[PDB]
Shown are 125 nucleotides from a PDB entry: RNA from Homo sapiens. Released in 2021, the model rests on X-ray diffraction data to a resolution of 3.08 A. An Rfam search finds the family "c-di-AMP riboswitch aptamer (ydaO/yuaA leader)" in it. Rfam describes the family as follows. This family represents a conserved RNA structure found upstream of the ydaO and yuaA genes in Bacillus subtilis and related genes in other bacteria. A reference for the family is Barrick et al. (2004), "New RNA motifs suggest an expanded scope for riboswitches in bacterial genetic control", Proc Natl Acad Sci U S A. Its family is annotated with regulation of gene expression and cyclic-di-AMP binding in the Gene Ontology. Entry title: Structure of Human pir-miRNA-300 Apical Loop Fused to the YdaO Riboswitch Scaffold. Ions in the entry include magnesium, potassium and sulfate.
């Protein structure tokens, strides 16, 4: 941006009535200065989704418990308090610190129903 409300960058417009072109909103690469000199022990990116011990294994991986960096909701809005939760997955392909000019891309999906949709402060009304 959108929704009745919620996570998320992800909503609209336009074609042909297939996908072409746009868009709110987002991601990566890429100087100087600064930074790192740690580079098969590979390394890196999006995301909150990382990192720990334990076991199932003897390795990498997977599975599971217990955690944890981090993150979401709490229902008019923000914050605090309390409460309830998430802590996945995908990809680059030897290779990327930051990074102006510039370059290349995404703009999907999934949920909620008498409730802790509690309490307080300040707003809005």
């Nucleotide at each position: 941006g959108g929704u009745u409300g919620c996570c998320g960058a992800a909503u609209c417009c336009u074609u042909u009535a297939c996908u072409u072109g746009g868009u709110a909103c987002g991601g990566a690469g890429g100087a100087a200065c600064c930074g790192c000199u740690u580079u098969u022990u590979g390394g890196g990116g999006u995301u909150a989704a990382u990192c720990u011990g334990c076991a199932g294994u003897g390795a990498a991986g997977c599975u599971g418990c217990a955690g944890u960096a981090g993150g979401g909701a709490u229902a008019c809005c923000u914050u605090c308090u309390g409460u309830c939760c998430c802590g996945c997955a995908c990809c680059c392909g030897a290779c990327a610190g930051c990074u102006a000019a510039c370059u290349c891309c995404g703009g999907a999906g999934g949920c909620a129903a008498u409730a802790a949709a509690g309490g307080a402060a300040g707003g809005a009304g």